This is an experimental structure of RNA from Human immunodeficiency virus 2, with 28 nucleotides shown. The 2009 paper behind the entry is "Structures of HIV TAR RNA-ligand complexes reveal higher binding stoichiometries". Released in 2009, the model rests on solution NMR data.

RNA sequence: GGCCAGAUUGAGCUUCGGCUCUCUGGUC
Numbered sequence: 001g002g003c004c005a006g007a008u009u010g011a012g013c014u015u016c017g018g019c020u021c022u023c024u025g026g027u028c
Stems, first nucleotide, its partner, number of pairs: 001028007010021004
Other pairs, nucleotide, nucleotide, family: 014017tWW
């Protein structure tokens, strides 16, 4: 360099229904 599992005592914006982002571990 290529992909995959986890972390809300992970985060951010709105007029609060809403919506998107952030990191670590395995492996070839």